[PDB]
Context: one part of a larger RNA, bound to proteins that are not shown
């Protein structure tokens, strides 16, 4: 927060018994109806007169009439007249509505009575539509239900007897003869209690009874009363919106709050539709000429556009008998007809014919005879064409396209500029670096040496040496801080510290360029190409947003092609506007009937193809081996191959056989019939043979059921083009909430009740509301409704509690209950105890 | 093997019902929860009752389709009077309507108080929205017919401002 009631709080109160009339009364104002009258009005109607018609004379105009031009002729425009039509003006007549004149009245206010009507909440009564409950009665039918009683008689047993032999009592079945009754099914007749409702405001209608869809009576109500408002309470129901998605409350993204701003425009283009004008025409633009204060308007506008003729690349030809503009099938008006149907044939659709041109083919003859013309005769072909013109201009909507192009959005490009104050490398010219360690050349002396040179000790002060401040730096804690002190800092620590050291200024280098001890480093917090402005709202097959109400119709994730796979077109699906006689002898996700297809399921392999087990036989066999003998042969064991008769188990890429479900085509006036008469110039045949079409002749209850609140067709166009699930069927896969397919749905796009719960299950499809009876599912409590009434089975120291559903198997049990098949028993079993 | 006691029932193999075993998982738990064993369990029988937004019946609204409305007239032909059926919807489409500037018309309102603003005042529309009342406010407004559009915002890490 939907639905339903209640409570409290706040109140200058929005609803309420009023309203209409008759008669009469009390008040103040006006003058009534009826009768004369009859201005204006309407209607009629002669005389007049608009208009229509006819139309003399003048003036204007036009004219593919006429002329070499001019004169002439004709139509038009103005309008005297005229009177045919008509009736606006005039006249007349009729109405009658007024001003008038006659008239004891009409008005309104208040008052009481009569009548009609009557606010809100209610009570009773009567009756109706819908439904609920409690009571009755009659009839038919049932193996003419079944049964029961009276009962000879017959069986039986879950009796009493009886020791036994037998009787008493039963129960079941029941003869002929009689009686008296229950349950069920169907169909009828009638009584009484409830609930919900009262839509509408007539005099019409008839089956002569009524119908037409509630009336009557009564009570209460002045007070915040009723209705509402604010706040709160309780029962039932209630996830967060927008979005993308098959799937959103989602642990998907945007949204803390509020105001104002904020997104399909504008220009052009073609088309379809709608309203306008004119029509074989239409319409200007530019421009002229006028004009309001004014950019308007109003007139003109010799060309132009677009239509009016097409076909060809083109050269080129052109809707070929002047007296044409067709035929056929569907079919509308009008006319006939009560009806059945008949006649006619507009528009459209289909078809055949003719025609112009392209491409083919053919040709007497003609002439300005070398290229043209044309009588006759054709095409298997081609065309955004003929055949009694349908256009042109204007406005609007929807849709293609171009543009900033519904709005917001790049990483990029190019042009032209500005930076070396940071930092990188030169250069000119300045500045700067405690105190130590170490100890090179060079130099002196002592020992040895003749000197060279040697050893020891000094002295000296070298090096891109060293410890370590300042400076310059940045190793580590992976420290602190990490909405800092700070867009790089802070503490400790550390590298280097007289050089390739540090440093100021000045000066040289600038963007595909610098500059670089080189890290793609640095180039003013910007660098694997700076910064500024512009082209620039750069393009976006991609993300996000896309703004008021109701009503109605209502999708797609499939096809084809696409450098096509997040996209486009394209069909299909969808909406609106229309056309047509909505051939009902028509139509159909249906059957029926008639004619017909098919090789799947199954089955079959003592049947083909392919696999493939078992044993045996065999006159006749094809070979091997082993055996044996004796010998090379014969006899014989072992193998298979060949038949012989069989036999085990199989195939999606096997099949004779062969379903269910299912596919074609049909079920008549556009029918049927070797009946007629026609028409056919290289159609058919020896053949009036055939064929196809025309006019005829004969026959033809309409030639299945059922349904039609979805007739067919045009035109324009949105969205869609990632799908997903269930039953059944299916392929890959061990499998999957996996990946794929088929038919019908569904979910998406969809709520309600049920499966506690929950997209695709079960019922069931939604406007606001009351009643009743249900579906699915339930009825011990949460929970509406049975702790109903009857059956069977079950005790769990792991009970059980049901579709899709949330899992269990192989295997076991002297738990308990059924059932199956074999067994034992007083000619005494099982078991136990016994005993031999 | 047989035989006594005892005394009417006793063997064997099977099969299928419920029950038991087979049966191990991490937060505390799910026949939905309580709980249920003369069932509130498993498989049935039988009667009633409860129960949707489907079905009946009525009232109201809208949609689609019926029928009737000229010498007319008790009222508006994008009308009046009636009758039957019907209603889901994203993307999308159609038909009606609400509300906002400005322009040409037409009808008007306002210092005797316009616009704007606040409302627990009273009402009207199914809804866009409307009318009124009171308070504030202190100068412009409004209807009707058309013409035109920079015409309706909750969102876009939307703009600016304020919290």
């Nucleotide at each position: 927060c939907u639905g339903u009631a209640g409570a409290a709080g706040a109140g200058c109160a929005a609803u309420a018994a009023a309203c209409u009339g008759g008669a009469c009364g009390g008040c103040g104002c006006a003058u009534a109806a009826g009768g004369g009258g009859g201005a204006a009005g309407u209607a009629c109607u002669a005389a007049u007169c608009a208009c229509u018609g006819c139309a003399g004379a003048g003036u204007c105009g036009a004219u593919a009439c006429g002329u070499a031009a001019a004169a002439g002729g004709u139509c038009g425009a103005u309008g005297a007249g005229u009177a045919a039509g008509g009736a606006a003006a005039u006249g007349g007549u009729a109405c009658a509505g007024a001003a008038c004149u006659u008239g004891c009245u009409a008005c309104g206010c208040c008052g009481g009575u009569c009548a009609g009507a009557a606010g809100a909440c209610a009570a009773a009564a009567u009756g109706g539509g819908u439904u609920c409950a409690g009571a009755u009665u009659g009839a038919a039918g049932g193996a003419g239900u079944c049964a029961c009683c009276u009962g000879a008689g017959a069986u039986c047993g879950g009796g009493c007897a009886g020791c036994a032999a037998u009787g008493c009592a039963g129960a079941u079945c029941a003869a002929a003869a009689g009686g008296a009754a229950a349950a069920c099914u169907u169909c009828a007749a009638a009584c009484u209690g409830g609930a919900c409702u009262g839509a509408g405001g007539g005099g019409c209608c008839u089956a002569a009874g009524g119908g037409c869809g509630a009336u009557u009576u009564u009570g209460u109500c002045a007070a915040a009363a009723u209705g509402g408002c604010u706040u709160c309470u309780a029962c039932u129901g209630a996830c967060c919106c927008g979005u993308c998605u098959u799937g959103a409350a989602a642990c998907a993204c945007g949204g803390a709050c509020c105001a104002a701003g904020g997104a399909g425009u504008c220009u052009a283009u073609c088309a379809a539709u709608u309203a306008a004008g004119c029509g074989a025409g239409u319409g200007a633009u530019a421009g002229g000429g006028u004009g309001g204060a004014a950019a308007a308007a109003c007139c003109c506008g010799u060309c132009c556009g677009c239509g009016a003729a097409a076909c060809g690349a083109a050269a080129g030809u052109g809707a070929g008998u002047a007296c044409a503009a067709g035929g056929u099938g569907c079919c509308a008006a009008g006319c006939c007809g009560c009806a059945a149907g008949g006649u006619a044939g507009c528009a459209g659709c289909a078809u055949c014919a003719c025609c112009c041109g392209a491409c083919c083919u053919u040709g007497a003859g003609u002439c300005u005879c070398c290229g043209a013309c044309g009588a006759a005769g054709g095409g298997u072909u081609c065309g955004a064409g003929g055949a009694a013109g349908a256009g042109c201009u204007u406005a609007a909507u929807u849709g293609u396209u171009a543009g900033g192009a519904c709005c917001c959005g790049a990483a990029a490009g190019a042009u032209g500029g500005u930076g070396a104050a940071c930092u990188a490398c030169g250069c000119u010219u300045g500045a700067a670096u405690a105190g130590g360690g170490u100890g090179a050349a060079g130099c002196c002396a002592g020992g040895g040496g003749a000197a060279a040179c040697u050893c020891u000790g000094g002295u000296g002060g070298a090096a891109g040496c060293u410890c370590g401040u300042a400076g310059c730096g940045a190793u580590a804690c992976u420290g602190a801080c990490g909405u800092g002190c700070a867009a790089a800092u802070c503490g400790u620590u550390c590298g280097u510290c007289a050089a390739a050291u540090u440093u100021g200024a000045g000066u040289g280098u600038a963007g595909g360029g610098g500059c670089g001890a080189a890290a793609g480093a640095c180039u003013a917090a910007u660098c694997g190409a700076a910064c500024c402005a512009u082209c620039u709202a750069g393009u976006a097959g991609c993300u996000g947003g896309u703004u008021c109400c109701c009503u109605c119709c209502g999708a797609a994730g499939u096809u084809u092609c696409u450098c096509u796979c997040a996209g486009g077109a394209u069909a299909g699906c969808a909406a609106g506007a229309g056309c047509a006689a909505g051939u009902a002898c028509g139509c159909a996700g249906u059957u029926u009937u008639a004619u017909u297809a098919g090789g799947u399921a199954a089955a079959g392999c003592g049947a083909a193809u392919g696999a493939u087990u078992a044993g045996a036989g065999g006159a006749c066999u094809c070979g091997g081996g082993g055996u044996u003998c004796c010998a090379a042969g014969a006899a014989u064991c072992u193998c298979g191959a060949c038949c012989u008769a069989u036999u085990c188990u199989c195939a999606a890429a096997c099949u004779u056989u062969a379903a269910a479900u299912u596919g074609g085509u049909a079920a008549g006036a556009g029918c049927c019939g070797c009946g007629g008469a026609g028409u056919u110039u290289a159609c058919u045949u020896a053949a009036a043979u055939g064929a196809a079409c025309u006019c005829u002749c004969g026959g033809g209850a309409a030639g299945a059921a059922u349904g039609c609140a979805g007739u067919g067709c045009u035109c324009u166009u949105a969205g869609u083009g990632g799908g997903c699930c269930a039953u059944u069927u299916u392929u890959g896969g061990u499998a999957a909430g996996c990946a794929g397919a088929a038919c019908u749905g569904g979910c998406g796009a969809u709520g309600a009740g049920g499966g506690a719960u929950g997209a695709a299950c079960c019922u069931a499809a939604c406007g606001u509301u009351g009643a009743g009876a249900u579906a699915a599912g339930g009825c011990g409590c949460c929970c509406a409704a049975a702790u109903g009434c009857a059956c069977g089975c079950u005790c769990a120291u792991c009970a059980g509690a049901u579709a899709c559903c949330a899992c269990a198997a192989a295997a076991g049990g002297u738990g308990u209950u059924g059932g199956u098949u074999c067994a034992u028993a007083c000619g005494g079993a099982c078991a136990g105890c016994a005993g031999g | 093997c047989c035989u006594g006691c005892c005394g009417a029932a006793u063997g064997a193999a099977c099969u299928a019902g419920c029950c038991c075993u087979g049966a191990a998982a991490a937060u505390g738990g799910a026949u939905g929860g309580c709980g249920c064993u003369g069932a509130a369990g498993c498989g049935u029988g039988u009667u009633g009752c409860c129960g949707a937004u489907a079905c009946u019946c009525a009232a109201c609204c809208a949609u689609c389709a019926g029928a009737g409305c000229a010498a007319a007239u008790g009222c508006g032909a994008g009308g009046c009077u009636u009758u039957g059926a019907u209603g889901a919807g994203u993307a999308g489409g159609a038909g009606g309507g609400c509300g906002u500037g400005a322009u040409c018309g037409u009808u008007g309102c306002c210092u005797a108080g316009a616009a704007g603003u606040a409302u627990u005042g009273g009402g009207c529309g199914u809804g866009a929205g409307c009318c009124u009342a009171u308070a504030u406010g202190g100068a412009g407004c409004a209807g009707c017919g058309a013409u035109u559009a920079g015409u309706g915002c909750a969102g876009a890490u939307c703009u600016u401002g304020g919290u």

The PDB entry is titled "T.thermophila 60S ribosomal subunit in complex with initiation factor 6". Solved structure of RNA (26S RRNA, nucleotides 422 to 1468) from Tetrahymena thermophila, 999 nucleotides shown. Among the 44 different proteins in the entry, which are not shown, are 60S RIBOSOMAL PROTEIN L31, 60S RIBOSOMAL PROTEIN L7 and 60S RIBOSOMAL PROTEIN L5. An Rfam search finds the family "Eukaryotic large subunit ribosomal RNA" in it. Clan: LSU clan. The 2011 paper behind the entry is "Crystal Structure of the Eukaryotic 60S Ribosomal Subunit in Complex with Initiation Factor 6".